[PDB]
Context: bound to proteins that are not shown
RNA sequence: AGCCAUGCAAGCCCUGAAACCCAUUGCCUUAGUGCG
DNA sequence: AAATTGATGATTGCCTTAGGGGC
DNA sequence: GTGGTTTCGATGCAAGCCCCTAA
DNA sequence: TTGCATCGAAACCAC
DNA sequence: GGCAATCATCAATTT
Numbered sequence: 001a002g003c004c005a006u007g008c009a010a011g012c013c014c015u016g017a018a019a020c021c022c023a024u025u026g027c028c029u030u031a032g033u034g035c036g
Numbered sequence: 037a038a039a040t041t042g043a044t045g046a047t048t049g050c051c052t053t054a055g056g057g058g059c
Numbered sequence: 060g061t062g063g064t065t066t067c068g069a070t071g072c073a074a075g076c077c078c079c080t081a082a
Numbered sequence: 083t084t085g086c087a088t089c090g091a092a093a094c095c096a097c
Numbered sequence: 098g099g100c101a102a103t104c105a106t107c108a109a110t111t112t
Stems, first nucleotide, its partner, number of pairs: 002035002006087005011059004016021001024102005029082004037112010060097010
Other pairs, nucleotide, nucleotide, family: 002036cWW005074tWS
C1' cells in the first nucleotide's frame, strides 16, 4: 500500500405517612504497542 | 488594639455500583 | 512603523454508544 | 438543551 | 495510585 465510525465538558430537571422499614458523592494523576 | 486572615483540631470508617437518563 | 494582540472565517455533519479498567 | 477541540489572514492597537 | 466535601477555636498579621 489493503481491511476501517475521535472524544471532552457545561447548564438545568427529578417529589415514600414524622414511628418502623433504610449503605452520599465529585474529582485528579498516570498507564495502554495489528497482519502478512 | 480591632477587623481580617490563617491554621488546624473535631471523628470516622475501609462493600459494590461505577454507575441515572433526559432536555 | 514595528511587534504584538484580536477578531473572524474556513469546513463538515447530524449514527451510536456514552461505552475503558487499572495502579 | 448546549459549547468545545485549531490555525491562518485581516485588522487593530500601543508604544 | 491520590484528594476533596466545613466549621470552630486560637492565634497571628496588618492596619

Shown are 112 nucleotides from a PDB entry: RNA (tigRNA) from a Thermoproteota archaeon, together with DNA. Method: electron microscopy, resolution 3.05 angstroms. The entry became public in 2025. The PDB entry is titled "Structure of TIGR-TasR in complex with tigRNA and target DNA after DNA cleavage". The 2025 paper behind the entry is "TIGR-Tas: A family of modular RNA-guided DNA-targeting systems in prokaryotes and their viruses". The source organism's lineage runs through Archaea, Thermoproteati and Thermoproteota. The reconstruction used 763,089 particles. It was solved together with Transposase IS116/IS110/IS902 C-terminal domain-containing protein.